[PDB]
Background
Solved structure of RNA (tRNAphe) with a sequence from Thermotoga maritima, 76 nucleotides shown. Rfam match: tRNA. Rfam 15.1 lists 5,335,975 matches to the family in 14,413 species. Its family is annotated with triplet codon-amino acid adaptor activity in the Gene Ontology. Keywords: tRNA, CCA-adding enzyme, TRANSFERASE. The structure was determined by X-ray crystallography at 2.9 A resolution and released in 2016. Crystallisation conditions: PEG 8000, magnesium chloride, Tris-Cl. The depositors describe the entry as "Thermotoga maritima CCA-adding enzyme complexed with tRNA_CCA". Primary citation: Yamashita and Tomita, Structure (2016), "Mechanism of 3'-Matured tRNA Discrimination from 3'-Immature tRNA by Class-II CCA-Adding Enzyme".
RNA sequence: GGCCAGGUAGCUCAGUUGGUAGAGCACUGGACUGAAAAUCCAGGUGUCGGCGGUUCGAUUCCGCCCCUGGCCACCA
Numbered sequence: 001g002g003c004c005a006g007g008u009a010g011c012u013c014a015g016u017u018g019g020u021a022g023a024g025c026a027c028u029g030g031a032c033u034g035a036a037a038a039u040c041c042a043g044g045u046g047u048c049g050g051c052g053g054u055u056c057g058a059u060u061c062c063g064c065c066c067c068u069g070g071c072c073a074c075c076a
Stems, first nucleotide, its partner, number of pairs: 001072007010025004019056001028042001030040001049065002052062002
Other pairs, nucleotide, nucleotide, family: 008014tWH008021tWS009010cHS009023tHH015048tWW018055tWS018057tWS021046tWS022046tWH027043cWS029041cWW033035tHS051063cWW054058tWH055057tHS
């Protein structure tokens, strides 16, 4: 420099007839137990990457940027 993908809670990640936020864990306590390996019911999380535009309203539709990963930049 070229191409293809992603960004959603503290982490790993789902979610298209646009229509008011989602799961496991991270997180604490107690029951049983002298204590623990353990399981049970459980206490709340969002500028959904940034910004314009369309819409009554956009994580979603679209354009332009920021960031991450991969492929390639002899042969190819």